[PDB]
RNA sequence: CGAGACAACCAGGAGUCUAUAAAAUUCCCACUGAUGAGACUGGACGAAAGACAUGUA
Numbered sequence: 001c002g003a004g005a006c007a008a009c010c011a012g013g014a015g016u017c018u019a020u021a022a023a024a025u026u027c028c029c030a031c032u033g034a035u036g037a038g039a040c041u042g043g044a045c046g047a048a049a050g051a052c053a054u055g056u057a
Base pairs, nucleotide, nucleotide: 003018004017005016006015009043010042011041012040031036038045
Other pairs, nucleotide, nucleotide, family: 004019tWS004020tWS005021cHS006022cHS007014tWW007024tWH008044cWW013025cSS013039cWW015023cWS016022cWS017021cWS025039tWS031035tHS032034tHS033048cWS033049cSS037046tHS
C1' cells in the first nucleotide's frame, strides 16, 4: 500500500486500530416502555420492554 475489524440493511460521510474491539464519527440535561435493538448522519424496519385488544380453556 492492500486487506480486515470496529460496523445488521438502503443512501451517504469521515475516521481508528491490526487480530483485537476498542477509542471515535458534536456538546448539556432528564430517567425511562426502552439509559434508548441496531457503528455514525438520513431512512426504513419494529427487537426487548411496557401498555392495550380480542379469542380459547

Shown are 57 nucleotides from a PDB entry: RNA (ribozyme strand). Crystallisation conditions: Magnesium acetate tetrahydrate MES monohydrate Ammonium sulfate. It comes from the structure "Crystal structure of a hammerhead ribozyme with pseudoknot".